An RNA structure (tRNA-Gln) from Escherichia coli K-12, in which 72 nucleotides are resolved. Ions in the entry include magnesium, potassium and zinc. Entry title: Structure of an Escherichia coli 70S ribosome stalled by Tetracenomycin X during translation of an MAAAPQK(C) peptide. The source organism's lineage runs through Bacteria, Pseudomonadota, Enterobacterales, Enterobacteriaceae and Escherichia coli. The 2023 paper behind the entry is "Tetracenomycin X sequesters peptidyl-tRNA during translation of QK motifs". Method: cryo-electron microscopy, resolution 2.7 angstrom. The entry became public in 2023. The model includes bound glutamine (GLN). It holds a match to the Rfam family "tRNA". Rfam 15.1 lists 5,335,975 matches to the family in 14,413 species. A reference for the family is Hou (1993), "The tertiary structure of tRNA and the development of the genetic code", Trends Biochem Sci. Gene Ontology term of the family: triplet codon-amino acid adaptor activity. Its Rfam clan is "tRNA clan". Rfam classes the family as a transfer RNA. The entry has 50 different proteins, among them 30S ribosomal protein S18, 50S ribosomal protein L22 and 50S ribosomal protein L25.

RNA sequence: UGGGGUAUCGCCAAG
RNA sequence: GG
RNA sequence: AAGGCACCGGAUUCUGAUUCCGGCAU
RNA sequence: CCGAGGUUCGAAUCCUCGUACCCCAGCCA
Numbered sequence: 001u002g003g004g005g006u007a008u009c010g011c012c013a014a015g
Numbered sequence: 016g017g
Numbered sequence: 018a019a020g021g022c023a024c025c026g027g028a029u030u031c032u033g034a035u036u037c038c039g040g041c042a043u
Numbered sequence: 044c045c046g047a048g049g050u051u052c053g054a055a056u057c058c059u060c061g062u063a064c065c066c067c068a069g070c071c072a
Stems, first nucleotide, its partner, number of pairs: 001068007010022003024040005045061005
């Protein structure tokens, strides 16, 4: 610098 | 895309 | 904007632990 | 639904940006 994740109930996890 |  | 785990109310148990119904919810 | 705006009757949700942290690959003031 580029790519891909992750950030959702007090905590862990779908829409 | 409720 | 769903489920569990908590929390809370109820049902259950000799106490319990364990189970079941309901609840704001983000 | 990390967060500002764009779309739209409505985006946790699409579209640009802002932010924070891990993987892989870059980087000869």